[PDB]
Context: bound to proteins that are not shown
RNA sequence: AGACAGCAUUAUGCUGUCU
RNA sequence: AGACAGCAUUAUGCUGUCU
Repeated sequence: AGACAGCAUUAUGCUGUCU
Repeated sequence: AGACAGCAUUAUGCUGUCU
RNA backbone atom coordinates (compact mmCIF):
# COMPACT_ATOMS: atom_id res chain seq x y z
O5' A A 1 -0.97 2.83 2.32
C5' A A 1 -0.65 3.34 1.03
C4' A A 1 -0.67 2.25 0.00
C3' A A 1 -1.90 1.36 0.00
O3' A A 1 -3.01 1.94 -0.66
C1' A A 1 0.00 0.00 0.00
P G A 2 -4.50 1.60 -0.15
O5' G A 2 -4.77 0.15 -0.73
C5' G A 2 -4.61 -0.11 -2.12
C4' G A 2 -4.52 -1.59 -2.40
C3' G A 2 -5.67 -2.44 -1.89
O3' G A 2 -6.84 -2.35 -2.68
C1' G A 2 -3.64 -3.49 -1.36
P A A 3 -8.27 -2.51 -1.98
O5' A A 3 -8.44 -4.09 -1.86
C5' A A 3 -8.24 -4.93 -2.98
C4' A A 3 -8.32 -6.37 -2.58
C3' A A 3 -9.48 -6.73 -1.68
O3' A A 3 -10.70 -6.91 -2.38
C1' A A 3 -7.50 -7.64 -0.78
P C A 4 -12.09 -6.50 -1.70
O5' C A 4 -12.27 -7.55 -0.51
C5' C A 4 -12.29 -8.94 -0.77
C4' C A 4 -12.23 -9.75 0.49
C3' C A 4 -13.20 -9.37 1.59
O3' C A 4 -14.52 -9.77 1.33
C1' C A 4 -11.08 -9.75 2.53
P A A 5 -15.74 -8.86 1.83
O5' A A 5 -15.90 -9.25 3.36
C5' A A 5 -16.10 -10.60 3.72
C4' A A 5 -15.88 -10.82 5.19
C3' A A 5 -16.55 -9.85 6.15
O3' A A 5 -17.93 -10.06 6.30
C1' A A 5 -14.35 -10.22 6.85
P G A 6 -18.90 -8.86 6.76
O5' G A 6 -18.57 -8.67 8.30
C5' G A 6 -18.69 -9.74 9.21
C4' G A 6 -17.96 -9.44 10.50
C3' G A 6 -18.52 -8.30 11.32
O3' G A 6 -19.65 -8.69 12.07
C1' G A 6 -16.17 -8.10 11.19
P C A 7 -20.72 -7.60 12.59
O5' C A 7 -19.93 -6.79 13.71
C5' C A 7 -19.52 -7.41 14.92
C4' C A 7 -18.81 -6.46 15.84
C3' C A 7 -19.50 -5.13 16.08
O3' C A 7 -20.51 -5.21 17.07
C1' C A 7 -17.24 -4.74 15.57
P A A 8 -21.74 -4.19 17.06
O5' A A 8 -21.08 -2.78 17.40
C5' A A 8 -20.50 -2.55 18.67
C4' A A 8 -19.90 -1.17 18.75
C3' A A 8 -20.80 -0.03 18.31
O3' A A 8 -21.73 0.36 19.30
C1' A A 8 -18.70 0.23 17.30
P U A 9 -23.22 0.76 18.86
O5' U A 9 -23.07 2.27 18.37
C5' U A 9 -22.52 3.26 19.22
C4' U A 9 -22.04 4.46 18.44
C3' U A 9 -23.04 5.09 17.48
O3' U A 9 -23.99 5.92 18.11
C1' U A 9 -20.99 4.81 16.37
P U A 10 -25.45 6.07 17.46
O5' U A 10 -25.19 6.83 16.08
C5' U A 10 -24.72 8.17 16.07
C4' U A 10 -24.46 8.69 14.67
C3' U A 10 -25.64 8.70 13.71
O3' U A 10 -26.52 9.79 13.93
C1' U A 10 -23.74 7.84 12.61
P A A 11 -28.12 9.58 13.90
O5' A A 11 -28.50 9.76 12.36
C5' A A 11 -28.12 10.93 11.65
C4' A A 11 -28.07 10.70 10.17
C3' A A 11 -29.30 10.05 9.54
O3' A A 11 -30.36 10.95 9.30
C1' A A 11 -27.36 8.97 8.76
P U A 12 -31.88 10.45 9.35
O5' U A 12 -32.10 9.69 7.97
C5' U A 12 -31.94 10.36 6.72
C4' U A 12 -31.82 9.38 5.58
C3' U A 12 -32.90 8.32 5.48
O3' U A 12 -34.12 8.78 4.94
C1' U A 12 -30.80 7.31 5.18
P G A 13 -35.49 8.05 5.36
O5' G A 13 -35.49 6.70 4.51
C5' G A 13 -35.41 6.74 3.10
C4' G A 13 -35.20 5.36 2.53
C3' G A 13 -36.14 4.27 3.01
O3' G A 13 -37.43 4.30 2.43
C1' G A 13 -33.93 3.46 3.04
P C A 14 -38.68 3.67 3.24
O5' C A 14 -38.31 2.13 3.42
C5' C A 14 -38.47 1.23 2.35
C4' C A 14 -37.80 -0.10 2.61
C3' C A 14 -38.55 -1.07 3.51
O3' C A 14 -39.64 -1.69 2.87
C1' C A 14 -36.27 -1.07 4.08
P U A 15 -40.80 -2.37 3.76
O5' U A 15 -40.13 -3.71 4.31
C5' U A 15 -39.69 -4.71 3.41
C4' U A 15 -39.14 -5.91 4.14
C3' U A 15 -40.00 -6.44 5.28
O3' U A 15 -41.09 -7.22 4.84
C1' U A 15 -37.77 -6.27 6.01
P G A 16 -42.46 -7.25 5.68
O5' G A 16 -42.11 -8.14 6.96
C5' G A 16 -41.69 -9.48 6.81
C4' G A 16 -41.09 -10.02 8.09
C3' G A 16 -41.99 -9.99 9.31
O3' G A 16 -42.93 -11.05 9.33
C1' G A 16 -39.86 -9.21 9.90
P U A 17 -44.38 -10.82 9.97
O5' U A 17 -44.14 -10.95 11.54
C5' U A 17 -43.57 -12.12 12.08
C4' U A 17 -43.15 -11.90 13.51
C3' U A 17 -44.20 -11.29 14.42
O3' U A 17 -45.14 -12.22 14.90
C1' U A 17 -42.16 -10.15 14.70
P C A 18 -46.69 -11.82 15.07
O5' C A 18 -46.74 -11.07 16.46
C5' C A 18 -46.23 -11.69 17.62
C4' C A 18 -45.86 -10.67 18.67
C3' C A 18 -46.96 -9.71 19.07
O3' C A 18 -47.86 -10.28 19.99
C1' C A 18 -44.97 -8.51 18.69
P U A 19 -49.38 -9.81 20.02
O5' U A 19 -49.31 -8.32 20.56
C5' U A 19 -48.95 -8.04 21.91
C4' U A 19 -48.90 -6.55 22.15
C3' U A 19 -50.16 -5.76 21.81
O3' U A 19 -51.14 -5.82 22.83
C1' U A 19 -48.27 -4.65 20.92
O5' A B 1 -47.30 6.12 13.01
C5' A B 1 -47.44 7.17 13.96
C4' A B 1 -47.54 6.62 15.36
C3' A B 1 -46.36 5.80 15.84
O3' A B 1 -45.26 6.58 16.27
C1' A B 1 -48.33 4.63 16.30
P G B 2 -43.77 6.00 16.11
O5' G B 2 -43.63 4.99 17.33
C5' G B 2 -43.83 5.43 18.67
C4' G B 2 -43.92 4.27 19.62
C3' G B 2 -42.74 3.31 19.64
O3' G B 2 -41.65 3.79 20.39
C1' G B 2 -44.74 2.08 19.55
P A B 3 -40.16 3.28 20.06
O5' A B 3 -40.13 1.79 20.63
C5' A B 3 -40.35 1.52 22.00
C4' A B 3 -40.29 0.04 22.25
C3' A B 3 -39.09 -0.68 21.65
O3' A B 3 -37.92 -0.57 22.44
C1' A B 3 -41.05 -1.85 21.09
P C B 4 -36.46 -0.56 21.76
O5' C B 4 -36.26 -2.05 21.24
C5' C B 4 -36.28 -3.14 22.15
C4' C B 4 -36.37 -4.46 21.43
C3' C B 4 -35.32 -4.70 20.37
O3' C B 4 -34.07 -5.08 20.91
C1' C B 4 -37.43 -5.31 19.53
P A B 5 -32.72 -4.62 20.19
O5' A B 5 -32.57 -5.63 18.98
C5' A B 5 -32.41 -7.01 19.24
C4' A B 5 -32.60 -7.82 17.99
C3' A B 5 -31.83 -7.38 16.76
O3' A B 5 -30.46 -7.70 16.78
C1' A B 5 -34.04 -7.86 16.15
P G B 6 -29.41 -6.83 15.92
O5' G B 6 -29.77 -7.17 14.41
C5' G B 6 -29.65 -8.49 13.92
C4' G B 6 -30.37 -8.67 12.61
C3' G B 6 -29.76 -7.96 11.42
O3' G B 6 -28.67 -8.68 10.91
C1' G B 6 -32.08 -7.58 11.44
P C B 7 -27.53 -7.95 10.07
O5' C B 7 -28.23 -7.62 8.69
C5' C B 7 -28.72 -8.65 7.85
C4' C B 7 -29.33 -8.08 6.60
C3' C B 7 -28.53 -7.00 5.90
O3' C B 7 -27.47 -7.50 5.10
C1' C B 7 -30.75 -6.27 6.11
P A B 8 -26.21 -6.58 4.74
O5' A B 8 -26.81 -5.40 3.85
C5' A B 8 -27.28 -5.65 2.54
C4' A B 8 -27.84 -4.41 1.91
C3' A B 8 -26.91 -3.21 1.85
O3' A B 8 -25.97 -3.29 0.80
C1' A B 8 -29.01 -2.51 2.65
P U B 9 -24.46 -2.78 1.00
O5' U B 9 -24.58 -1.19 0.90
C5' U B 9 -25.15 -0.57 -0.24
C4' U B 9 -25.54 0.86 0.04
C3' U B 9 -24.48 1.74 0.67
O3' U B 9 -23.52 2.23 -0.24
C1' U B 9 -26.49 2.02 1.85
P U B 10 -22.03 2.56 0.29
O5' U B 10 -22.23 3.83 1.23
C5' U B 10 -22.61 5.09 0.69
C4' U B 10 -22.78 6.15 1.75
C3' U B 10 -21.58 6.43 2.64
O3' U B 10 -20.60 7.25 2.03
C1' U B 10 -23.53 6.27 3.97
P A B 11 -19.04 6.98 2.29
O5' A B 11 -18.71 7.77 3.63
C5' A B 11 -19.18 9.10 3.84
C4' A B 11 -19.17 9.46 5.30
C3' A B 11 -17.96 9.02 6.10
O3' A B 11 -16.84 9.87 5.93
C1' A B 11 -19.91 8.47 7.30
P U B 12 -15.36 9.26 6.05
O5' U B 12 -15.14 9.07 7.62
C5' U B 12 -15.17 10.19 8.49
C4' U B 12 -15.31 9.77 9.93
C3' U B 12 -14.30 8.76 10.45
O3' U B 12 -13.02 9.30 10.72
C1' U B 12 -16.45 8.12 11.14
P G B 13 -11.71 8.37 10.59
O5' G B 13 -11.73 7.50 11.92
C5' G B 13 -11.93 8.11 13.18
C4' G B 13 -12.06 7.06 14.26
C3' G B 13 -11.13 5.88 14.12
O3' G B 13 -9.80 6.14 14.51
C1' G B 13 -13.29 5.10 14.58
P C B 14 -8.67 5.04 14.17
O5' C B 14 -8.85 4.00 15.35
C5' C B 14 -8.52 2.64 15.14
C4' C B 14 -9.41 1.74 15.93
C3' C B 14 -9.09 0.28 15.73
O3' C B 14 -8.04 -0.13 16.57
C1' C B 14 -11.39 0.60 15.38
P U B 15 -6.84 -0.97 15.94
O5' U B 15 -7.37 -2.47 16.04
C5' U B 15 -8.14 -2.86 17.17
C4' U B 15 -8.79 -4.20 16.94
C3' U B 15 -8.00 -5.15 16.06
O3' U B 15 -6.92 -5.77 16.73
C1' U B 15 -10.25 -5.15 15.37
P G B 16 -5.64 -6.23 15.88
O5' G B 16 -6.15 -7.47 15.03
C5' G B 16 -6.64 -8.63 15.67
C4' G B 16 -7.28 -9.57 14.68
C3' G B 16 -6.40 -10.02 13.53
O3' G B 16 -5.48 -11.03 13.91
C1' G B 16 -8.52 -9.42 12.70
P U B 17 -4.08 -11.15 13.15
O5' U B 17 -4.44 -11.89 11.79
C5' U B 17 -4.89 -13.23 11.79
C4' U B 17 -5.33 -13.65 10.41
C3' U B 17 -4.30 -13.47 9.31
O3' U B 17 -3.35 -14.51 9.26
C1' U B 17 -6.35 -12.58 8.60
P C B 18 -1.83 -14.20 8.89
O5' C B 18 -1.85 -14.05 7.30
C5' C B 18 -2.38 -15.08 6.48
C4' C B 18 -2.72 -14.59 5.09
C3' C B 18 -1.59 -13.92 4.31
O3' C B 18 -0.71 -14.85 3.74
C1' C B 18 -3.55 -12.63 4.11
P U B 19 0.84 -14.47 3.54
O5' U B 19 0.83 -13.40 2.36
C5' U B 19 0.40 -13.77 1.06
C4' U B 19 0.39 -12.59 0.12
C3' U B 19 1.66 -11.75 0.07
O3' U B 19 2.67 -12.34 -0.73
C1' U B 19 -0.22 -10.33 0.19